[PDB]
Annotation
An RNA structure (18S ribosomal RNA, nucleotides 1063 to 1995) from Drosophila melanogaster, in which 878 nucleotides are resolved. It was solved by electron microscopy to 3 A. An Rfam search finds the family "Eukaryotic small subunit ribosomal RNA" in it. The family has 90 seed sequences and 75,755 matches in Rfam 15.1. Its Rfam clan is "SSU clan". The PDB entry is titled "Drosophila melanogaster Ovary 80S ribosome". The source organism's lineage runs through Eukaryota, Protostomia, Altocrustacea, Drosophilidae and Sophophora. The reconstruction used 185,913 particles.

Context: one part of a larger RNA, bound to proteins that are not shown
C1' cells in the first nucleotide's frame, strides 16, 4: 500500500450488490424502472490483494532529428506595465541544466506489431546487481508450515492427461462494424392476381402389384419440353423372344422356332404342354460376375446447361513496396448503366470482361423495282337524285297484276 | 317450267341523256398495231395512255445539343424544355475471372467400373398403372355479375402455318338440331384459305342487379368423331342437373408505358385431347421518375479466438459410463529404522574361595655307626 | 645307649607353594517387553473436485458493437453459463479535431 471485506464507535444526502415489487421475454433469479439494506462518510485498528499497466525492475555511460512544454539560470535598451524612464511584471526570440511529452526515420533492431530504446544482446559475448520462466492442462489444486477476526493473504506438487496451446501478421469471411452506393427476382406510390371455392395438372403422403421414376431455400414443386388410352415405359402383373473374348468338349435323335384341335393363354400364341412333326452350331458354350440394358452410382466423369452474378469484375510482363504470405499497380477523384474519366497520377502498349458489336424495329422510300399487293387515270349493266341538267311524254288502258297456259 | 302478260285488271306511266356513285374485265413497256395461235420488241401515237406513296430493305440516309445573367474556380452555368420521326426503336442476343460436390448414367453409338442376359433389367408378349384418394402444398383456368348479363346487329386483326408410300391448309354444293356425312376443287404457297374482313370493346332489345338466365361444379340418358380397339374417361355437341362462389386471413406475387390488365389467335408435342407453355395482334389507365427503411448486391475502412468459413465457433450446469488423486469417523492398520525407562544371557575385570597334588617340616621306623 | 646313614607312597603337628570349581562387586552388554518419535505403505461410509467421451438434457457465456463492449481485484446474489455493487485498465468499438 485503490478498491472491496473485516472489528469498535460517530454519522447517515447522494448513490446502492443483497432483498422487495414492474415490465420484457417461451424463459430472466438479468439488462430497464421504483423505495431503499450492508456499504459510500469522519475516527481508531486490522487486511495486503488490482490490468497496483508502461503488462517494459534499479545506478551507470554512449548513441539523431524534429516541435512544444514544467522548473530554475543567464545575455536580448526585444518588447514592455508607470513612481519618471530605470527597479518588478508580462512576454520576444537567443542560450543552458534535469526532464518529459509528441513526430519523423536509422549506421539500430526484432517474428512482426513495432520501440532514442525495447538500440550499442559483433561474426553465439562480456558496466554491475536482483527477481522470474523452461509445451498444454491437472493447478495457484491438493498437503504441510506461516499469517489473519474472519474473508483470505505469503509459500506450494504429483498422479494420469496431452499434439499442440499460444504470439504479431496476410488473405477470404464483405455479420446491432461505420462510410459511399445500387435493383420492381427490394421498399416506397400505385395497379393486377395468388393464398378463399370450383376443377386441371404438379408434388408430398396414404394407397396398392406399381402409383414408374428423376429435382427439394431461391437455384425441385403446368419440370423431365412427361397434353402418358397401349406405344412412350424405364412400372406392375402374367408373358414371349437371343447379344458378340469361358466364343464352344460334345454321335444333329436337336443349340436357338415359325406356326393343329383338347388345355393353356391376353389371343392355339405350340408361350408352353397332352398328343408330337417341324429347329437349319450360318452360335445354348455349361462366359470370365458380360457385350446390350431407361440398370448402379452425375460423389467416377465427357458434354450440356443452372445459379453463383439485377452485377463490375478479373489476369498480366516488369517496375521505386515486404524476411515473408502477399502487396499503390486493379486508386482520397469533390465523375458515369458500368474498372465510366478532363484528374490526384506512384507505369505502361496491358488484356479480356464492360463498351464497342449483333438483331427486331422506329426511321429518308431521294435510289433498284415489281406472280403479289396497290394508290392513279381508263373503261365495263342512266348507275336513281325528272329533291345539279334534259327528253318522247301520264291519266287517252300504259307498267302492274287476272285467266288458259306453252318441255304431261 | 320460258311463264311473258296483249286480253281481265290498272288510273299513269313507259321510255331518252348526265356532271357524281356504283361495275364486271381489261390498261406493271403503253392507244393502234408490225408480227404473233396470242402477247412483246417494229412504227406512229401517250409522244409514257396505271405509277412508285403504300406492300415489298436492296443499299444508302438520320443528335450534335454553338448559346443558359452566377470570374462553380483562364477545366461538369447538363435551367437550351428547346432543336427534332428521333433526346435509344429501344427491348433483346452474346456474355470474362472464378467455381459449385447445383442438374443429368432415365438426351446418345459420351462414358469408368459396377451389375445381370440362356433364369433378361435387354428385347418388351398382352394388360393395367404413372390418372389409385380420409390430407398437406404448388403454379393455373373459370367465375364470384347490372361497367355486367342474354339474343341479335355493326367490324378490324397480326405471328405463322399449310399433304405428297400423301393423310395438310382449305374453297365452293350438298346431306345433316348439333357433332358431323357424300362429291368434286384450290394451295408447296405473297398466287388458294386469305382484304388471314380475329375478340372483348360498338348498337338495339331481352333479364332488373333473385345465389336469378350471375356462375357451370356435378349428374343421367341419347348423338358423334379418330384410335383394329376408349372405362376414376380420347375428346366433341344436343336436352336436364344447377355446387361452391355475393371479392377471399395470416401473408405473399408481378410491374414506371403500349408496360401492366382485359382480349383474342398462331406454334409446340398431336391418330384424337390444352386449362399448359414459345410467340402475335387488340383494348390500353392508375401511380412514381426517388430512397435505401424491408431484402438482397458491389465498393472500400474496421473488429475477429471464424476459414467444411455465423447453418461458423463455442462456455459451463446436470445425467449415463469409466479413470486417477484428495478429504474423512474409525483416534484405524502393517512396517520401518532409532531411542526413554525396565528387566537381563554372556563375558571381561575384581573380592573371596581352595576339589586335587605336591613341597617340606614335625617326629621317625628298618638297620648299621660314634659316644 | 648321647647323636646319626639309608626305608615306611607311614604317624601326624608345624610352612609354605601354586591351582579347578563355585562366589561377591563392577564395566561391557545381547536380547525381549513397555512407552515415545520418526519414516514409508495400506483399509473405509460418505463427501467432493478431476479427466476422457464429440453421438443426452438445459440454456446462450465468449469471439463480429456477439447484441448488456471486455478483462481485473474484490464482496453478495443466482439452476447453469452468469449477475451485480465499488475501484481499475485497454489487451476498445476513442491514438483526435472543444482560442
Nucleotide at each position: 500500500g485503490a478498491a472491496a471485506g473485516u472489528u469498535a464507535g460517530a454519522g447517515g444526502u447522494u448513490c446502492g450488490a443483497a432483498g422487495g415489487c414492474g415490465a420484457u421475454c417461451a424463459g430472466a433469479u438479468a439488462c430497464c424502472g421504483c423505495c431503499c439494506u450492508a456499504g459510500u462518510u469522519c475516527u481508531a485498528a486490522c487486511c495486503a490483494u488490482a490490468a497496483a499497466c508502461g503488462a517494459u525492475g534499479c545506478c551507470a555511460g554512449c548513441u539523431a532529428g524534429c516541435a512544444a512544454u514544467u522548473g530554475g539560470g543567464u545575455g536580448u535598451a526585444g518588447c514592455u506595465a508607470c513612481u519618471u524612464u530605470u527597479a518588478u511584471g508580462g512576454c520576444u526570440c537567443u542560450c543552458u541544466c534535469a526532464g518529459u511529452c509528441g513526430c519523423u526515420u536509422c549506421c539500430g533492431g526484432g517474428a512482426a506489431a513495432c520501440c532514442a530504446a525495447a538500440g550499442c544482446u559483433u561474426u553465439u559475448u562480456g558496466g554491475g546487481c536482483u527477481c522470474c520462466g523452461g509445451g498444454g492442462g491437472a493447478a495457484g489444486u491438493a498437503u504441510g508450515g506461516u499469517u489473519g477476526c474472519a474473508a483470505a493473504g505469503c509459500u506450494g506438487a504429483a498422479a494420469c492427461u496431452u499434439a499442440a496451446a499460444g504470439g504479431a501478421a496476410u488473405u477470404g469471411a464483405c455479420g446491432g462494424a461505420a462510410g459511399g452506393g445500387c435493383a420492381c427476382c427490394a421498399c416506397c406510390a400505385g395497379g393486377a392476381g395468388u393464398g378463399g371455392a370450383g376443377c386441371c395438372u404438379g408434388c408430398g403422403g396414404c394407397u396398392u402389384a406399381a402409383u414408374u421414376u428423376g429435382a427439394c431455400u431461391c437455384a425441385a414443386c403446368a419440370c423431365g419440353g412427361g397434353a402418358a388410352a397401349a406405344c412412350u415405359u424405364a412400372c406392375c402383373a402374367g408373358g414371349u423372344c437371343g447379344a458378340a473374348c469361358a466364343u464352344a468338349a460334345g454321335u444333329g435323335u436337336g443349340u436357338a422356332a415359325g406356326a393343329c384341335a383338347g388345355a393353356u393363354u391376353g389371343a392355339u400364341a405350340g408361350c408352353u404342354c397332352u398328343u408330337u412333326c417341324u429347329c437349319g452350331a450360318a452360335u445354348c458354350u455349361a462366359u470370365g460376375g458380360g457385350u446390350g440394358g431407361u440398370g448402379g452410382u452425375g460423389c467416377a466423369u465427357g458434354g450440356c446447361c443452372g445459379u453463383u452474378c439485377u452485377u463490375a469484375g478479373u489476369u498480366c510482363g516488369u517496375g521505386g513496396a515486404g524476411u515473408g504470405a502477399u502487396u499503390u499497380g486493379u486508386c482520397u477523384g469533390g465523375u458515369u448503366a458500368a474498372u465510366u474519366c478532363c484528374g490526384a497520377u506512384a507505369a505502361c502498349g496491358a488484356a479480356c470482361g464492360a463498351g464497342a458489336c449483333u438483331c427486331a424495329a422506329a426511321u429518308a422510300u431521294a435510289u433498284u423495282a415489281a406472280a403479289u399487293a396497290g394508290a392513279u387515270a381508263u373503261c365495263u349493266u342512266c348507275a336513281g337524285g325528272a329533291u345539279u341538267a334534259u327528253g318522247g311524254u301520264g291519266c287517252u288502258g300504259a307498267a302492274g297484276c287476272u285467266u288458259a297456259u306453252g318441255u304431261a | 317450267u320460258a311463264u311473258g302478260u296483249a286480253a281481265g285488271u290498272g288510273g299513269a306511266g313507259c321510255c331518252g341523256u348526265a356532271c357524281c356513285u356504283g361495275u364486271u374485265g381489261g390498261u406493271u413497256u403503253g392507244u393502234c398495231c408490225c408480227a404473233u395461235u396470242a402477247u412483246a420488241a417494229g412504227g406512229a401515237c401517250a409522244c409514257u395512255a396505271g405509277c412508285u406513296u403504300c406492300u415489298u430493305a436492296a443499299a444508302u440516309g438520320g443528335a450534335c445539343a454553338a448559346a443558359u445573367u452566377g470570374c462553380g474556380u483562364c477545366u461538369a452555368g447538363c435551367a437550351a424544355u428547346a432543336a427534332u420521326g428521333a433526346g435509344a426503336u429501344u427491348g433483346a442476343g452474346c456474355a470474362a475471372u472464378a467455381a459449385c460436390a447445383g442438374g443429368u448414367c432415365u438426351g446418345u453409338g459420351a462414358u469408368g467400373c459396377c451389375c445381370u442376359u440362356a433364369g433378361a433389367u435387354g428385347u418388351c408378349c398382352u394388360g393395367g398403372g404413372c390418372u389409385g384418394c380420409a390430407c398437406g402444398c404448388g403454379c393455373g383456368c373459370u367465375a364470384c355479375a347490372a361497367u355486367g348479363a342474354a339474343a341479335g346487329u355493326a367490324u378490324c386483326a397480326a405471328c405463322g402455318u399449310g399433304u405428297a408410300u400423301u393423310u395438310c391448309c382449305u374453297a365452293g354444293a350438298c346431306c345433316g338440331a348439333g357433332a358431323g356425312g357424300u362429291c368434286c376443287g384450290g394451295g408447296u404457297a405473297a398466287a388458294c384459305c386469305g382484304c388471314u374482313g380475329a375478340a372483348c370493346c360498338a348498337c338495339u332489345u331481352u333479364c332488373a342487379u333473385g345465389c336469378u338466365u350471375g356462375g357451370g361444379a356435378u349428374u343421367g340418358u341419347g348423338a358423334a368423331c379418330u384410335g383394329a380397339a376408349a372405362c376414376u374417361g380420347u375428346u366433341c355437341a344436343c336436352g336436364a342437373u344447377g355446387a361452391a362462389c355475393u371479392u377471399g386471413g395470416a401473408a405473399u406475387u408481378c410491374c414506371c408505358a403500349g408496360u401492366a390488365a382485359g382480349u383474342g389467335u398462331g406454334a409446340g408435342u398431336c391418330a384424337u385431347u390444352a386449362a399448359c407453355u414459345c410467340g402475335c395482334a387488340u383494348u390500353g389507365a392508375u401511380u412514381a421518375c426517388g430512397u435505401c427503411c424491408c431484402u438482397g448486391c458491389c465498393c472500400u475502412u474496421u473488429g475477429u479466438a471464424c476459414a467444411c468459413a455465423c447453418c461458423g465457433c463455442c462456455c459451463g450446469u446436470c445425467g449415463c459410463u469409466a479413470c486417477u488423486a484428495c478429504c474423512g469417523a474409525u483416534u484405524g492398520a502393517a512396517u520401518u529404522a532409532u531411542u526413554u525407562a525396565g528387566u537381563g544371557a554372556g563375558g571381561u575385570c575384581u573380592c573371596c574361595g581352595g576339589a586335587c597334588g605336591u613341597g617340606a617340616u614335625c617326629a621317625c621306623u628298618g638297620u648299621g655307626a660314634c659316644g | 645307649u648321647g647323636u646319626u646313614a639309608c626305608g615306611g607312597u607311614u604317624g601326624u603337628u608345624u610352612c609354605g607353594c601354586a591351582a579347578a570349581a563355585g562366589u561377591u562387586g563392577a564395566c561391557c552388554g545381547a536380547a525381549c517387553u513397555u512407552g515415545a518419535u520418526u519414516a514409508u505403505u495400506u483399509a473405509g461410509a460418505g463427501g467432493a473436485a478431476g479427466u476422457a467421451a464429440a453421438a443426452g438434457u438445459c440454456g446462450u457465456a465468449a469471439c463480429a458493437a456477439g447484441g448488456u463492449u471486455u478483462c481485473c481485484g474484490u464482496a453478495g446474489g443466482u439452476g447453469a453459463a452468469c449477475c451485480u455493487g465499488c475501484g481499475g485498465a485497454a489487451g476498445g468499438a476513442u491514438c483526435a479535431u472543444u482560442a